[PDB]
Context: one part of a larger RNA, bound to proteins that are not shown
RNA sequence: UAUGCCAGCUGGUGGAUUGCUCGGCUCAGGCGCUGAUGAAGGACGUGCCAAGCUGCGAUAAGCCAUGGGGAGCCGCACGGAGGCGAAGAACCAUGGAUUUCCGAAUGAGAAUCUCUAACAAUUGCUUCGCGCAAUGAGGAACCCCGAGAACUGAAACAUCUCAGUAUCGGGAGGAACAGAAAACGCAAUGUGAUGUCGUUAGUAACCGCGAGUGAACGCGAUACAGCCCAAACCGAAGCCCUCACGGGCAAUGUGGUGUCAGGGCUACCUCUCAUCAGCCGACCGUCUCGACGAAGUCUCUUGGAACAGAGCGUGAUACAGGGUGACAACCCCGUACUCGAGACCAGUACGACGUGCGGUAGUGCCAGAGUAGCGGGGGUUGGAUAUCCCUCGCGAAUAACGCAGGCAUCGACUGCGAAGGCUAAACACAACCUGAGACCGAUAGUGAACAAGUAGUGUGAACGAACGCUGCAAAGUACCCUCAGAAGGGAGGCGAAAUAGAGCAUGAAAUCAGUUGGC
Numbered sequence: 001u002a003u004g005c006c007a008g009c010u011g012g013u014g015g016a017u018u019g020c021u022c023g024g025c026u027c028a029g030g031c032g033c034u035g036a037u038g039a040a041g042g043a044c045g046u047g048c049c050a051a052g053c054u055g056c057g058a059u060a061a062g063c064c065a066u067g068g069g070g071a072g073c074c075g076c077a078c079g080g081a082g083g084c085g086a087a088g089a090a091c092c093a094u095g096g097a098u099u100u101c102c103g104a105a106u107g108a109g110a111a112u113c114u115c116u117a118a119c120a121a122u123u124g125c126u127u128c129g130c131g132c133a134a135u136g137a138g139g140a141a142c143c144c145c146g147a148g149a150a151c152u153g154a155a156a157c158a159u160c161u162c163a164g165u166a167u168c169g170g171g172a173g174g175a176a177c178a179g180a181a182a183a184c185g186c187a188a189u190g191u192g193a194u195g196u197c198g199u200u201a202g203u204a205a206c207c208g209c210g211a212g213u214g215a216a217c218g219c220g221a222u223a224c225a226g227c228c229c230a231a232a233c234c235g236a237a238g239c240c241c242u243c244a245c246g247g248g249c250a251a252u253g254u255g256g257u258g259u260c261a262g263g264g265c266u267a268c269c270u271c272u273c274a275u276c277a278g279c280c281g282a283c284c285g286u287c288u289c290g291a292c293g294a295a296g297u298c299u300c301u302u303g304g305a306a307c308a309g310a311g312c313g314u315g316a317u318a319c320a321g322g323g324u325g326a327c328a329a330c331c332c333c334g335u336a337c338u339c340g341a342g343a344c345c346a347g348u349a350c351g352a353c354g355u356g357c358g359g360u361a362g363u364g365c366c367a368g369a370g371u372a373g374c375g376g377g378g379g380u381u382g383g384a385u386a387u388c389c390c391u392c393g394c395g396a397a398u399a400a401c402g403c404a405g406g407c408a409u410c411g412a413c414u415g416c417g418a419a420g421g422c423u424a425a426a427c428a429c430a431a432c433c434u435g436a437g438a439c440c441g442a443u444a445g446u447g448a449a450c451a452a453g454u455a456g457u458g459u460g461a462a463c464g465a466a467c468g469c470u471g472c473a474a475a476g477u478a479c480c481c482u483c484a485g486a487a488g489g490g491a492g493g494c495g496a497a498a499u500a501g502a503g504c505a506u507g508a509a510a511u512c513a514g515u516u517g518g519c
Base pairs, nucleotide, nucleotide: 004519005518006517007516008515009514010513011512012511018505019469020468023440024439025437026436027435028434029433030432032429033138034137041102042101043100044057045056046055048080049079052076053075063096064095065094066093067092068091072084073083074082107115108114109113116118121135122134123133124132125131142173143171144170145169146168147167153160157208183191184190195222196221197220198219199218205213206212226422227421228420229368233256234255237254238249239248240247241246262366263365264363265362266361267360268359269358276354279351285344286343287342288341289340290339291338296312297328298311299310300309301308313330314329315319321333322332323331373394374393375392376391377390378389379388401417402416403415404414405413456463457462476504480490481489482488
C1' cells in the first nucleotide's frame, strides 16, 4: 500500500418524519317507501377528437315550460379545433318530453337475442270478452309470522348453557306489532285499553336445586281515544257497474236497529250536543333552502408575495368558519339581525252538517262450540300443581249462565263476559338530507381520500390490493452544441427556490457510488 474495517462528507436509493386534507369513523336532528303507467339492477349505445368516470337514451354529457340567475359558457379534464350566448346561454328550483335491450319480466323461446298479436301464471268482478282490476319484484336496517344449529359454559358431560342466538322460509309499513278486560288481585269503599322508558329486581319463579336462567302486578313518566259487527225486533226499505239505457248482486238476508254506560220488544219520562258518517281546514313548531347584510385593503420596514413588525383608523344584534401569494371582524364568501319559500306536523286541531244521549217498569226475546274444560304425547316458558303453544282423543252451560282471583273440589266474596272486528299518539331503524366531534390524518381512518369493489385471483359460490402534495403564477424550459435521436447530456431561459422540472413540499434509516479521517 492492495482486498478491507469504523465514522463523516458530497451525491444517490428509499419514503420515514413534520406540516397539509377532497376521505373516513362516530353521534345528533329531520325525513322515509318503489314496481305491470314495467321498478331496483344490468347490457349496449351516446361526445368534433373520447379510453375511464359521470350524465343521458336513437330527441342519447341532452329537448321544452315557469321562476331564479347572469356575461359568460361547451362535466370530471389546466388540450386543439370549432361552436353557443343580449332571440338572455351556462347554472339552480319545480314541472313536462324523450326514455334502445335484458330485467318481477308477463305471447313463445334465448348467456341481454330471436320467433309468430299476447295482463304468462294465479285470482276477484264479470257486459263471461283479459272487458275492468289485483298479485309478482326491489329497499340500509328496523318490524310481524314461521323453521331453527353448533362451537361454547358447566373447567369432562347427557338436562341445563351458548340461544329461540347464527342461519333458513314467508310477509307488511314508514314505522311495524299491540290495544278498549271472560284484565288486575299493593284484597280494596282500590286500579281501569295498548306500546315504550325509568323502577319494581337479579326480587318471585326455574335449575345435574350445579353452572347458570329469570318475569309480573304496582309505581314514576311518555302519549293518550275510543269504537264497529253477529244475534234479538224490522225484512228489500239495500249495494256495485254505467252519462243513460240497461246489467250484476241480494230472502243461504242487502239494508235499518244494536254492541255491557248490555241490547231488543211493550208502556211511559226526558232529551238532543255521546257516538258514528261526512264537510271545511290551520296557527305554531321543527328540518332544509334562499334574499339582505356593517367596517381599512392607509403609512414605514422586511419579503417573491403583507394577512407580519411598528404606527394611524373602523364596524360589531356581525370577534362562527372558509378563501385570498405568511397570523384578516373591517380584501372576498359568509356570520348577527330581519325576511321569504318548500317539506313534515296534518287532511291533524278547531269550527261546522247530520245523527241522537240517557232514564223507569215489565219481559228466562238476543249475546260468537269441537269452544270452556278433561285425558294421552310433545314443545316452550321464570311460570314452579300455578306459562304459552302444537298434536291425538274426549267434551259443557246459556246471563236464572259462564270465566277469573298462581294446586284440585264445593260454598261464600270480589272482578269480568271468551270462543267476531277496527283503532290515532308516545317507542324501532338509518337508506336519504343537514348538522356536529377532547375520534383518524394517507401502512391511520372504510376494503376504498387516487382506477375502488378499480386492477387482479377462482369453474363458481366467493375473494381482492396498491397509488394523496410542482409553483405565487405554467412563467410546465425558447435558442444553441452534442447524439442514431420528439432520448439523454452540456450550455442557456423562468422563478425566492429547479437540491420546486412531473408519484416534481419536506427527504430519516437500511443501503450504494465517490471521497476525508483513523487502522
Molecule: 23S RIBOSOMAL RNA, nucleotides 10 to 530
Organism: Haloarcula marismortui